[PDB]
Background:
This is an experimental structure of RNA (RNA primer), together with DNA, with 24 nucleotides shown.
Context: bound to proteins that are not shown
RNA sequence: GCCUGGAGCGC
DNA sequence: AGGCGCTCCAGGC
Numbered sequence: 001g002c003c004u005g006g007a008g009c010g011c
Numbered sequence: 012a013g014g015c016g017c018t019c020c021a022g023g024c
Base pairs, nucleotide, nucleotide: 001024002023003022004021005020006019007018008017009016010015011014
C1' cells in the first nucleotide's frame, strides 16, 4: 500500500 | 428498523 475481517467517530 | 466520508486494528501478500 493493498486485500480480507473487525471497530465508531464525523458531518 | 434514514445517508455517506475517513481513520484505526489484526494479519498476510
Source information:
Crystallisation conditions: 100 mM KCl, 12.5 mM MgCl2, 25 mM Na-Cacodylate, pH 6.5, 6 % 2-propanol, 2 mM TCEP, VAPOR DIFFUSION, SITTING DROP, temperature 295 K. The 2014 paper behind the entry is "Structural basis for inhibition of DNA replication by aphidicolin". It was solved together with DNA polymerase alpha catalytic subunit. The depositors describe the entry as "Crystal structure of the catalytic core of human DNA polymerase alpha in ternary complex with an RNA-primed DNA template and aphidicolin".